Solved structure of RNA from Schizosaccharomyces pombe, 738 nucleotides shown. Primary citation: Ugolini et al., Mol.Cell (2022), "Chromatin localization of nucleophosmin organizes ribosome biogenesis". The reconstruction used 35,000 particles. Method: electron microscopy, resolution 2.8 A. The entry became public in 2022. An Rfam search finds the family "Eukaryotic large subunit ribosomal RNA" in it. Rfam 15.1 lists 107,465 matches to the family in 2,616 species. Rfam links the family to the GO terms structural constituent of ribosome and ribosome. Its Rfam clan is "LSU clan". A reference for the family is Yusupov et al. (2001), "Crystal structure of the ribosome at 5.5 A resolution", Science. Entry title: Ytm1 associated nascent 60S ribosome State 3. The entry has 43 different proteins, among them 60S ribosomal protein L29, 60S ribosomal protein L2-A and 60S ribosomal protein L11-A.
Context: one part of a larger RNA, bound to proteins that are not shown
C1' cells in the first nucleotide's frame, strides 16, 4: 500500500450564561452561576531526581493523539544576593594510604601493626 | 612533642609523655 | 593512632514587617545575636598576697591556678496514662463593617495581631 | 519531684488515675536549687489588620 | 500622596497539634561515636 | 607608695568559599509519552460520629480528562423484581443477608488463659420534663 | 450564696410499629483432614498442607581447637567470643508416647 | 583395638663394568575386632 | 541383625475398590462413625491426640438471597450516528 476514513479518542460526578480579545472561541481571558477535591487535600512546604521547565513579552509552523487567540512547546529577554539557612567541622557502619608480608604481575592483604610512626 | 638553663669544653644539655 | 565517609545523626549564632514581572530567616527598612581580636574606660581583688555572706543546701558583678590527672555535657531505646505551656478549636460582652429582613432574628459572618532578642518576676 | 535545717513518727502517718516513702529522719514548719513555648514591660504601634473621608 | 477612628475586656475544656514535667511497665532485646564545651582535684608562678 | 592579677559591666573591629529559581508530581522524577503505575516527609479548621472512618462544609485549589446528538442488539458498572428458596453448579462461585450502641442471655470443649460478638432475645426518633454526678 | 461542664439513669407526650431512618457498619452453627500459633515464598498463573518458628534432641570443639574462608601472606570470619559458648543437623507448642534390630551401609576406636 | 596380610616414594643387604636386576622392611588407607539407629537404613 | 510393638487407618495413605455396617437424605461413586490378612500405614524419615488460630482442604444446618424455575424491568458509560482526529495485526 489492502485492512481504513476502520478499531478507536468511554477510570478520576461537570457543567452553562454573558462580555472581551481575535480571521477563526466547547477549550483563552474576566464577571455571573453550578460543582468538586473536604485538612492523611485535587492545598502550604520540602528531600531523591530533574535543570531553566521559574518570570515578562512575542507566536507562520511543528508538538499539547479535538481544537488553541492558550500552553511546561519555539523565539527574545530577564531572574536565583547569607558572619546567623545548609554544605564546609565531628564522627557511624564502612572505606582507606603508611609499616611491613605476598604475588610472574596486573596489584593482594594490613590500619599503632614485628616502624627509630613528635 | 613539650618544659627548663647568668652560653654548656661559645662542637646542647636536663628533665616529662 | 593518617585520611576520606551523614545537605534526616552530633553542631556557635536572626527575629519582625516590608519589597520583585519572577529572589528572600539571603534583599530594604527596624531590631538582634554568636565567634574571634587587641588594647582602652569604670569598676572588683591584693602589703591580713589570690573577694564575702549563710548552721546548712547555696548565693553575690568580678573573685589569679601552670604540668597533670579526673568528672560532666555533647549522648541516646520502646510504650502506658498523669500533670503544665503553646497553637489551634470553642466561647461571653464590647467595636468597625459586610450579609439577612414577607416575617422571626440585640444575629449571621469577617476584622479585633504582637516575634526573635532584653530585663525583672515566679515550687 | 529533688536537696537542706529544726523535730523525731505506732492508735502509724504522708500520698498517686496508677502504692509508693519513712528512726538510712514520716508527718509539719521554714529554707535552697532548677525557670519558660509564663505573667509585667522594652522590642512595639510608627508595625500589620480593619473602616471613615479627602486629593 | 493625605487626614480621623477603632486594633477591647474576658471565660472554658477526659478536644486537637507539638512540647515539658514527673512517674509506671517490658526486654536471654538495656537502646552510637567523636569533634566541641565546661567544672573540679592539683599548687607551678607572681 | 608601687605594681600585680580580673570567667564583672562597658564601648572598639572583623567573619571568605559553594548552594539558595522552580517542579516534587493524573504534566517538570522514573516507568520510549504530557502514562489510572511507583517514588521519603512536615502543616492539618467546622458538623455528624467512639473516630486522622464514611458523608458535607470553611481556608486554599481546581471546573483539567475530543466534543455534540441519539436512546439498537450484545456489552462493562450500578439497582430491583411476584410465588418458590440452591431444584442453578464440579463446589452457594457471585448476589443477598447479618452489621453500630445498651440491656438480657450464653453450649460443647479447653492448654483454664479461652472459646465469645458463641449461639440467641429485646430496645433505639422527636419534643417538654424532672433525678443525681463537680468548683468558690 | 454563686460559677463552670458533657456524662447516664427515668418519667410521660408525640408520629403512616417510625428509630444505627442517608453514611457507616461481624451472617452463624454442627463436624472432618491438616499446620500448633503470630510470622515468610515462586514480583508478572502456585500463599498452601510449603518454608520460618519456640520446644526437644543429636553431633563437633577446652584454642597449638571446632567451623569457614584465602593464589599467597607476619591473611581474615566466629571472637569485644570460652561449654547456660560457637559450630552442624534432625524433628516442629502443650499432652502422651518414642518399640525391635549394628546383618548391610555410614560414622568411630 | 589387634593382626602383620597389603605397602609407594626414601633408605638398607646381595649380583653386575654398570644402567639395573632381586631379597627384606614400611606409615597411611585398607583388613581384621568392639561401639553407635532422636546415623543411613530394616522390622 | 530383628521379625512392625504401642498406635492408627479404604486416612492427604487401600491397586482390588463405588469394600463391608450404620448414619444423613426422596434418592448420596459424597461426608461422618465403625471394621483390617493394611497392593504399599506406623513411632523425632517421629506415632497417635489436641484447646486457640487459618483469604488452607471436605461435609452438613440454619438464615438468604435473580444461582435457579424464567425472565422482566430501570440507571449511567459504550457500541451508535456526526464534527475533528486516526492506528495496528493479518495479506
Nucleotide at each position: 500500500g489492502g485492512a481504513a476514513g476502520u478499531a478507536g479518542c468511554a477510570a478520576a460526578u461537570a457543567u452553562u450564561c454573558a462580555a472581551a480579545u481575535g480571521a477563526g472561541a466547547a477549550c483563552u481571558u474576566u464577571g455571573a452561576a453550578g460543582a468538586c477535591u473536604g485538612a492523611a487535600g485535587u492545598g502550604g512546604g520540602g528531600a531523591a531526581a530533574g535543570g531553566u521547565u521559574c518570570c515578562a513579552u512575542g507566536u507562520g509552523a511543528a508538538c499539547a493523539g479535538c481544537a488553541g487567540u492558550u500552553g511546561g512547546a519555539c523565539a527574545u529577554g530577564g531572574g536565583u544576593u547569607a558572619g546567623u539557612c545548609g554544605a564546609u567541622c565531628c564522627u557511624a557502619a564502612g572505606a582507606g594510604a603508611u609499616a611491613g608480608g605476598g604475588a610472574a604481575g596486573c596489584u593482594c592483604c594490613g590500619u599503632a601493626u614485628g616502624a627509630a610512626a613528635g | 612533642g613539650c618544659a627548663c638553663g647568668a652560653u654548656u669544653u661559645u662542637u646542647c644539655g636536663u628533665g616529662c609523655c | 593512632u593518617a585520611u576520606c565517609g551523614a545537605a534526616a545523626g552530633g553542631g556557635a549564632a536572626u527575629c519582625c514587617g516590608g519589597u520583585u514581572a519572577a529572589u528572600a530567616u539571603u534583599c530594604c527598612g527596624g531590631a538582634a545575636c554568636c565567634a574571634g581580636a587587641a588594647g582602652g574606660u569604670g569598676g572588683a581583688a591584693u602589703c591580713a598576697a589570690c573577694a564575702c555572706g549563710g548552721c546548712a543546701a547555696c548565693g553575690u558583678a568580678a573573685a589569679u591556678g601552670a604540668a597533670g590527672u579526673u568528672g560532666g555535657a555533647g549522648a541516646c531505646g520502646u510504650c502506658g496514662g498523669c500533670g503544665g505551656g503553646a497553637g489551634c478549636c470553642c466561647u461571653g460582652g464590647g467595636a468597625a463593617g459586610a450579609g439577612u429582613u414577607c416575617u422571626c432574628u440585640u444575629u449571621u459572618c469577617u476584622u479585633u495581631u504582637u516575634a526573635a532578642c532584653a530585663a525583672a518576676c515566679c515550687a | 519531684c529533688a536537696c537542706c535545717c529544726u523535730g523525731a513518727a505506732a492508735u502509724c502517718g504522708g500520698u498517686u488515675u496508677a502504692u509508693c516513702c519513712g528512726g538510712a529522719g514520716c508527718u509539719a514548719g521554714g529554707g535552697u536549687a532548677u525557670g519558660g513555648u509564663g505573667u509585667u514591660u522594652g522590642g512595639a504601634a510608627g508595625a500589620g489588620u480593619u473602616c471613615a473621608g479627602c486629593g | 500622596g493625605c487626614u480621623g477612628a477603632a486594633u477591647c475586656c474576658g471565660g472554658u475544656g477526659c478536644g486537637c497539634u507539638c512540647u515539658c514535667g514527673a512517674c509506671g511497665g517490658c526486654c536471654c532485646u538495656u537502646g552510637a561515636a567523636a569533634a566541641u564545651c565546661c567544672a573540679a582535684c592539683g599548687g607551678a608562678a607572681g | 607608695u608601687u605594681g600585680u592579677u580580673u570567667u564583672c559591666a562597658c564601648a572598639u573591629c572583623u567573619g571568605g568559599u559553594c548552594g539558595u529559581a522552580c517542579u516534587c508530581a493524573u504534566a517538570a522524577c522514573c516507568g520510549c509519552a504530557g502514562c489510572a503505575g511507583g517514588u521519603c516527609u512536615c502543616c492539618a479548621a467546622g458538623g455528624u460520629g467512639a473516630a486522622c472512618a464514611g458523608c458535607c462544609u470553611c481556608u486554599a485549589g481546581u471546573u483539567g480528562a475530543u466534543a455534540g446528538a441519539a436512546c439498537a442488539a450484545u456489552g462493562u458498572a450500578g439497582a430491583u423484581a411476584a410465588g418458590g428458596g440452591a431444584a442453578g453448579u464440579c463446589g452457594g462461585c457471585a448476589a443477598a443477608a447479618u452489621g453500630g450502641a445498651u440491656c438480657c442471655g450464653u453450649a460443647a470443649c479447653u492448654u483454664c488463659g479461652g472459646g465469645a460478638u458463641a449461639a440467641g432475645g429485646a430496645u433505639u426518633g422527636g419534643c417538654u420534663c424532672u433525678a443525681a454526678g463537680g468548683g468558690u | 450564696a454563686u460559677c463552670a461542664a458533657c456524662u447516664u439513669a427515668g418519667a410521660a407526650c408525640u408520629g403512616g410499629u417510625a428509630c444505627g431512618g442517608a453514611c457507616a457498619a461481624g451472617g452463624g452453627g454442627a463436624a472432618u483432614c491438616u499446620g500448633a500459633c503470630u510470622g515468610u515464598c515462586u514480583a508478572a498463573u502456585u500463599a498452601a498442607a510449603a518454608c520460618a518458628u519456640a520446644g526437644c534432641a543429636u553431633u563437633g570443639c577446652g584454642a597449638u581447637g571446632g567451623c569457614c574462608a584465602g593464589a599467597a601472606a607476619g591473611u581474615g570470619g566466629u571472637g569485644u567470643u570460652g561449654a547456660c559458648g560457637c559450630a552442624a543437623u534432625g524433628u516442629g507448642a502443650u499432652u502422651u508416647c518414642u518399640g525391635c534390630c549394628c546383618a548391610g551401609u555410614g560414622c568411630u576406636c | 583395638g589387634a593382626a602383620u596380610g597389603u605397602c609407594a616414594a626414601a633408605g638398607u643387604g646381595a649380583a653386575g663394568a654398570a644402567a639395573u636386576u632381586c631379597a627384606a622392611c614400611c606409615a597411611a588407607g585398607c583388613g581384621c575386632g568392639g561401639g553407635u539407629a532422636a546415623a543411613c537404613g530394616g522390622c | 541383625a530383628a521379625g512392625g510393638u504401642a498406635g492408627c487407618c479404604a486416612a492427604a495413605u487401600g491397586c482390588c475398590u463405588c469394600g463391608u455396617c450404620a448414619u444423613c437424605u426422596a434418592a448420596c461413586u459424597a461426608g461422618u462413625g465403625a471394621c483390617g490378612c493394611g497392593c504399599a500405614u506406623g513411632a523425632a524419615u517421629g506415632g497417635a491426640u489436641u484447646a486457640a488460630c487459618g483469604a488452607g482442604a471436605u461435609u452438613c444446618c440454619c438464615a438468604c438471597u435473580g444461582u435457579c424455575c424464567c425472565u422482566a424491568u430501570c440507571u449511567a458509560c459504550u457500541a451508535u450516528c456526526u464534527a475533528g482526529c486516526g492506528a495496528a495485526a493479518c495479506c